[PDB]
């Protein structure tokens, strides 16, 4: 040093779970269900775009 396992502590458009959680660059899956913000409409609404996950971790014990 890897991997599971445990405990706090956190993340969250992606099944709030038996789910993820090093720093920086690159590059790529999924959807507009929800939500946001434009767009459209006088509104009730449409759901056209484009967002978020480029989120969040340290510690110990087993094992290799």
């Nucleotide at each position: 040093g890897g991997u599971c396992c445990g405990c706090a502590g956190c993340c969250u458009c992606c099944u709030c779970g038996c789910g993820g959680c090093g720093c920086a660059a690159g590059c790529u899956g999924g959807g507009c269900a929800a939500c946001a913000u434009u767009c459209c409409g006088a509104a009730a609404g449409g759901u056209a775009a484009u967002g978020g996950c480029g989120a969040a971790u340290g510690c110990g014990g087993a094992c290799c």
Description
The hepatitis delta virus ribozyme with a sequence from Homo Sapiens: 64 nucleotides with solved positions. Primary citation: Chen et al., Biochemistry (2010), "A 1.9 A crystal structure of the HDV ribozyme precleavage suggests both Lewis acid and general acid mechanisms contribute to phosphodiester cleavage". It was solved by X-ray crystallography to 1.92 angstrom. Taxonomically the source falls in Homo (Eukaryota, Bilateria, Amniota, Theria). The PDB entry is titled "A 1.9A crystal structure of the HDV ribozyme precleavage suggests both Lewis acid and general acid mechanisms contribute to phosphodiester cleavage". Crystals were grown from: 3.5 mg/mL RNA, 10 mM MgCl2, 50 mM potassium acetate, 1 mM spermine, 30% MPD, pH 5.0, VAPOR DIFFUSION, HANGING DROP, temperature 293K.